The RNA (Large Subunit rRNA, nucleotides 369 to 1129) from Giardia lamblia ATCC 50803 has 705 modelled nucleotides. The entry has 71 different proteins, among them Ribosomal protein L18a, Ribosomal protein L24 and Ribosomal protein L19. Lineage of the source: Eukaryota > Diplomonadida > Hexamitidae > Giardiinae > Giardia duodenalis. Entry title: Giardia ribosome in POST-T state, no E-site tRNA (A6). Rfam match: Archaeal large subunit ribosomal RNA. The family is grouped with related families in Rfam's "LSU clan". The reconstruction used 17,963 particles. The entry is indexed under Ribosome, Translation, Giardia, Eukaryote, Eukaryotic, Macromolecule, tRNA. It was solved by electron microscopy to 3.33 A. The work is reported in "Insights into translocation mechanism and ribosome evolution from cryo-EM structures of translocation intermediates of Giardia intestinalis" (Majumdar et al., Nucleic Acids Res., 2023).

[PDB]
Context: one part of a larger RNA, bound to proteins that are not shown
C1' cells in the first nucleotide's frame, strides 16, 4: 500500500460491510473463501380496459374449397332492441358535446272507454333497468388479473403399482458345539442299635432351567480410549453367563398399515410409532431465502368496514399513469348568523364533607326537686344560620379554543301555467317579456370530471392533552410535524433532538452549533464563584437582599 | 452594677454560587488534553467560524413560456417514458458493406458519453463479423445453507 477529493503522490480531509427481512441492522441476525459459467413474471385461454389500424349498421385470413402458393372465393358468430320468473310485450320528443330535466319501452299498480274481450286502446302513479334521428365488427399492440408447474427452488404428508427376511425378528428341516474344578439329590451296600416300627454311622453313587471358570455367548462399568475415529458403534481392562429357557452354520416359511416381537412402539439390509424404488409430482404453502441494464419525470400507505379474521385478503383511502371537459378556486384571515359543555368557577341540584352560633313541638337517653309523672335539667334529635373541604359516571355559570352556513345580483311592473293549495281574485312553484339600477371584504391563485391500475393495509418517534400501571428505552389514545422513505451542517457519539430539507459547479452570504489546543473559529465589558444525574435536610462557607429590635443618653 | 479603648451590633427570614446529605464491582471518561483573577456559570456589547440552505454567475436536465426567455430539480414501496447492451430474421450498405495487406476472440492503454455503454490503437489470435431500418425473444446477475467446474 482499501476507497474518494485536492495537489506532485505520499500527506491533510472524508469514509462501517454488503444484500435482506425489520419500526429500526456496523450489528453478538440471517446468507456471503475464492473465481469462472448457467440461473428467476416466458407461453396458452379467458376477462376487464385502453391505444392503434381497416371497414361502418354493419362487420368478419371459420372449417373449408379453388393445378391454388402472403392470392381468390368462403358460414355461424357479434352488433343492430330491450324487459319482465314467465305467458309475453315492445322505445322518437327534445339534444355540438356533457349533464340533469322531461318523455317512450318493459315490468308492478290504479282509474275509464270500446270492436275480433282476462282482448284492445286511453290517461295516471313508485321503483327498477333500457330507448328519445342505431356504433359496432374483426385485426394488431399495451396493462392488470384470473386458470394452467405459472417468476424460480423448498415440507411434514397422501396415493398407485412394484422390490426386498445375506441382516434383524419368530418358527420348523438338517447338522454342529459345550477345558477344567467345586457343591455332593435319590438308589444301594457295611456296620450299631432297636420289642417291632425305625433310626444312627461310614461308605457308594451322581442329580440339578446349582456354582466358579476357558473358548464361545452376551454387553456392567470405566462415564477409560477414540472421538475430521482402526470403526455411519471399534478398542481396552472391568464385567454377566458358560449342559441351559444354551449357542452356532446351511436350508425354508412369513411383506409393509402388512409380518415379527419372552413388547422395547422394538426389528423388518447404516431407513422404523407404518421399509425400499419408481411414479401421480415440476404435489400444496396466507410460509423462508433470491429475482439480472441506465438515465429522466411523478411518488405512497402502515388507516377505515369486513372476512374461521388477527403471518393473509377484499372494498374504500394515499398514489401512478392516461386523459376529456370547461367553469372559477383555497387545511387562510377579516365580518355576520348558529353550535358546544371541556377547563375554570361554584355546590343551587346528584352525592361526599369537618367543626362553631342559635331556636325549640322531640326526657332518645340520663342526673332527677317530684304519691309518682316529661312536674327538675342537661346534650341527642328535628329544622334554622353558618362553616371546613370535594367529585368521573355534579351543574348556577361558564372559557380559550374548535364546528357550521353566508358574504351578488338587487329591485320594479305585466302576464303565462299548474288532476297542487286555499273562502278568495289565496297561495306555493315554475317559466317569459320589458323598466331601472350595478360587479359591492382582504390575499393568494384557473378550475372541473372519468377511466386504468400499482403498492399498501406489523408502523416507530418528537411535540401537547391523556388513560392506566407504583413506576420505564412501559401499555393503549389524539393535533401537528418528523423518521419510515430527507443528503448537509450540529448536538463527542444517537433513524427521529436543532437548523437546513439534495442536478453539476464557481465566487460571496449566513442558520443552528460554537470559537485555549487537538479541531476551522473571540475578544471586550458588568456581577458570581472549592464546576461534580440527584431528594428531603444541613452549613460561624462567600456574597447579595428582604423586613424587625439595640447605637456616643457609649450598644 | 460602674468607667473606658471604643461603633456598630442583635435578631428573624431568605436566593445565586458553593460545601455536606452523594457508596458497587476490567483501568476511564465536564469527548480528550487541561483550566480554574478561567479555557466555569449569569448577562450587555461588537466580530469570527460555516449546510450549493440562502444569494449571484455559468452549465445539464424538466417544466412552462409574449419563443425572447423564466421557474425548478430529494426520495423506500410503486408506476411512467427515453435509450444502452445481447442473439437470431427481413431489409439498407451508389459499381455494391468490413475481411489471411489479419474475421470474431483475449490482454494492457487512450478517446467519446451524466451512464448503461461505445470507438479506435498496439499486441497476441487465425476465419469469420458487424452499422442503420423493421421483426422476434430462452435478452444483461455479487448473494438465493443457489447448480455445475475449476
Nucleotide at each position: 500500500c482499501g476507497c474518494c477529493g485536492g495537489c506532485c503522490c505520499g500527506c491533510c480531509g472524508g469514509c462501517c460491510c454488503c444484500g435482506u427481512c425489520u419500526c429500526g441492522a456496523a450489528a453478538c441476525a440471517c446468507g456471503g473463501a475464492c473465481c469462472g459459467a448457467g440461473g428467476a413474471g416466458c407461453c396458452a385461454c379467458g376477462c376487464g380496459c385502453c391505444g392503434c389500424g381497416g371497414c361502418g349498421a354493419g362487420c368478419c385470413c371459420g372449417a373449408g374449397g379453388g393445378a391454388g402458393c402472403c392470392c381468390c372465393c368462403g358460414c355461424g358468430g357479434c352488433g343492430g332492441a330491450g324487459c319482465g320468473a314467465g305467458c309475453g310485450c315492445g322505445a322518437g320528443a327534445c339534444g355540438c358535446c356533457c349533464c340533469g330535466g322531461g318523455c317512450c319501452c318493459g315490468c308492478c299498480a290504479u282509474g275509464c272507454c270500446c270492436c275480433u274481450g282476462c282482448g284492445g286502446g286511453c290517461g295516471u302513479g313508485c321503483g327498477c333497468g333500457g330507448g328519445c334521428c342505431g356504433a359496432g365488427c374483426c385485426g394488431c399492440g399495451g396493462c392488470g388479473c384470473g386458470u394452467g408447474g405459472g417468476c424460480c427452488c423448498g415440507a411434514a404428508a397422501g396415493g398407485c403399482g412394484g422390490u426386498g427376511a445375506u441382516c434383524u425378528a419368530u418358527g420348523c428341516c438338517c447338522g454342529g458345539c459345550g477345558a477344567g474344578g467345586g457343591c455332593g439329590a435319590g438308589g444301594c451296600c457295611g456296620g450299631g442299635c432297636g420289642a417291632a416300627a425305625g433310626c444312627c454311622u461310614g461308605g457308594u453313587g451322581g442329580a440339578g432351567g446349582c456354582c466358579c471358570g476357558c473358548c464361545g455367548c452376551g454387553g456392567u462399568g470405566c462415564u477409560g480410549a477414540c472421538g475430521c475415529g482402526c470403526a455411519g458403534a471399534u478398542c481396552g481392562c472391568u464385567c454377566g453367563u458358560c449342559g441351559g429357557a444354551g449357542c452356532c452354520g446351511g436350508g425354508c416359511a412369513u411383506g409393509g398399515g402388512g409380518g415379527c416381537g419372552a413388547a422395547a412402539g422394538a426389528c423388518u439390509c447404516a431407513u422404523c410409532g407404518a421399509a425400499c424404488c419408481g411414479c401421480c409430482u415440476g404435489g400444496u404453502a396466507g410460509c423462508u431465502g433470491g429475482u439480472u441494464g441506465c438515465c429522466u419525470c411523478c411518488g405512497a400507505a402502515a388507516u377505515g368496514u369486513c372476512u374461521c379474521c388477527c403471518a393473509g385478503g377484499a372494498c374504500a383511502g394515499c398514489c401512478g399513469c392516461c386523459g376529456c371537459c370547461c367553469c372559477g378556486c383555497a387545511g387562510u384571515u377579516g365580518c355576520g348568523g348558529c353550535c358546544c359543555g371541556u377547563a375554570g368557577a361554584g355546590c343551587g341540584c346528584u352525592g361526599g364533607c369537618c367543626g362553631g352560633c342559635g331556636g325549640g313541638a322531640g326526657c332518645g337517653g340520663g342526673g332527677g326537686g317530684c304519691c309518682u309523672g316529661c312536674c327538675c335539667c342537661u346534650c341527642g334529635c328535628c329544622c334554622g344560620c353558618c362553616c371546613c373541604c370535594c367529585a368521573a359516571a355534579c351543574u348556577c355559570c361558564g372559557a380559550a379554543g374548535g364546528g357550521c352556513c353566508g358574504c351578488g345580483c338587487c329591485g320594479c311592473c305585466c302576464c303565462g301555467c299548474c288532476g297542487c293549495u286555499g273562502g278568495c281574485c289565496u297561495g306555493g312553484g315554475c317559466g317569459g317579456g320589458g323598466c331601472g339600477g350595478g360587479c359591492g371584504a382582504a390575499u393568494g391563485c384557473g378550475g372541473g370530471c372519468g377511466g386504468c391500475g400499482c403498492g399498501u393495509g406489523g408502523g416507530c418517534c418528537c411535540c401537547u392533552c391523556c388513560u392506566g400501571g407504583u413506576a420505564a428505552g412501559c401499555a393503549g389514545g389524539a393535533c401537528g410535524g418528523g423518521c419510515g422513505a430527507g443528503g448537509c451542517g450540529g448536538g463527542a457519539c444517537g433513524a427521529u433532538c436543532c437548523g437546513g430539507a439534495c442536478g453539476c459547479c464557481g465566487g460571496g452570504c449566513c442558520a443552528g452549533g460554537g470559537u485555549g489546543c487537538g479541531c476551522c473559529g473571540c475578544c471586550g465589558g458588568g456581577g458570581c464563584c472549592c464546576g461534580c444525574g440527584g431528594a428531603a435536610c444541613g452549613g460561624c462557607g462567600u456574597c447579595g437582599g428582604c423586613c424587625g429590635g439595640u447605637c456616643c443618653c457609649g450598644a | 452594677c460602674a468607667g473606658c479603648c471604643g461603633a456598630a451590633u442583635c435578631g428573624g427570614c431568605c436566593g445565586g454560587c458553593c460545601c455536606g446529605g452523594a457508596a458497587a464491582a476490567u483501568g476511564g471518561a465536564g469527548c480528550g488534553c487541561g483550566c480554574c483573577g478561567g479555557a466555569g456559570c449569569c448577562c450587555c456589547g461588537g466580530a469570527c467560524c460555516c449546510g450549493c440552505g440562502c444569494c449571484c454567475g455559468g452549465c445539464c436536465g424538466c417544466c412552462g413560456c409574449g419563443c425572447g426567455c423564466g421557474g425548478c430539480g430529494g426520495g423506500u414501496a410503486g408506476g411512467a417514458g427515453g435509450c444502452c447492451g445481447c442473439a437470431g430474421a427481413g431489409g439498407c450498405c451508389c459499381c455494391g458493406g468490413g475481411g489471411g495487406c489479419g474475421a470474431a476472440g483475449g490482454c494492457g492503454g487512450c478517446g467519446c458519453g451524466c451512464a448503461g455503454g461505445c470507438c479506435c490503437c498496439g499486441c497476441c489470435g487465425g476465419a469469420c463479423c458487424g452499422g442503420c431500418c423493421u421483426c422476434u425473444g430462452g435478452u444483461g446477475c455479487a448473494g438465493a445453507u443457489c447448480u455445475c467446474g475449476g